Shown are 77 nucleotides from a PDB entry: RNA (Pro-tRNA) from Bacillus subtilis subsp. subtilis str. 168. Bound small molecules: proline (PRO). Taxonomically the source falls in Bacillus subtilis subsp. subtilis (Bacteria, Bacilli, Caryophanales, Bacillaceae). The entry has 44 different proteins, among them 50S ribosomal protein L3, 50S ribosomal protein L22 and Small ribosomal subunit protein uS3. The entry also models zinc, magnesium and potassium ions. The PDB entry is titled "B. subtilis ApdA-stalled ribosomal complex". It holds a match to the Rfam family "tRNA". The literature on the family includes a 1997 paper in Nucleic Acids Res by Lowe and Eddy, "tRNAscan-SE: a program for improved detection of transfer RNA genes in genomic sequence". From the family's description: Transfer RNA (tRNA) molecules are approximately 80 nucleotides in length. The family has 954 seed sequences and 5,335,975 matches in Rfam 15.1. Its family is annotated with triplet codon-amino acid adaptor activity in the Gene Ontology. By type it is a transfer RNA. Keywords: Stalling, Nascent chain, elongation arrest, regulation, RIBOSOME.

[PDB]
RNA sequence: CGGGAAGUAGCUCAGCUUGGUAGAGCACAUGGUUUGGGACCAUGGGGUCGCAGGUUCGAAUCCUGUCUUCCCGACCA
Numbered sequence: 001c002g003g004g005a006a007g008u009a010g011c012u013c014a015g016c017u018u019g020g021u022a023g024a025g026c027a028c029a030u031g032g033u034u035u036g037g038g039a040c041c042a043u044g045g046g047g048u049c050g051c052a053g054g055u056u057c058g059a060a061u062c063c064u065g066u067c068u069u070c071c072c073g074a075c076c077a
Stems, first nucleotide, its partner, number of pairs: 001073007010026004020057001028044005050066005
């Protein structure tokens, strides 16, 4: 340089392929428990989906650009 693939809560991941619903585990908080803990159980809070643009009545989802991280390819006799 060319082609792919990711990027979603504090961390790790589903949901994307077939447009209409933001989920899950752990962490965090409160309760339950105990002398008090730990673990366990119950209940919450925490994003608006890397960023921007586009298509659409409507975009995490489809299209493009950009940023970041990976992966593959890259004389020849």